[PDB]
Context: bound to proteins that are not shown
C1' cells in the first nucleotide's frame, strides 16, 4: 500500500 | 455490526 457490487462460512 | 476467508459481476 490494498475498486464498487454481492453471497457465503469462520472468528470476535 | 466488525475483521478474515472464499467465491462471483
Nucleotide at each position: 500500500a490494498c475498486g464498487a457490487u454481492u453471497a457465503u462460512a469462520u472468528c470476535c | 455490526g466488525g475483521a478474515u476467508a472464499u467465491a462471483a459481476u
Entry title: Crystal Structure of Dengue Virus serotype 2 (DENV2) Polymerase Elongation Complex (CTP Form). An RNA structure, in which 21 nucleotides are resolved. The entry is indexed under RNA-dependent RNA polymerase, de novo synthesis, elongation complex, priming element, TRANSFERASE, TRANSFERASE-RNA complex. The 2023 paper behind the entry is "Structural basis of transition from initiation to elongation in de novo viral RNA-dependent RNA polymerases". Crystals were grown from: Sodium formate, Glycerol.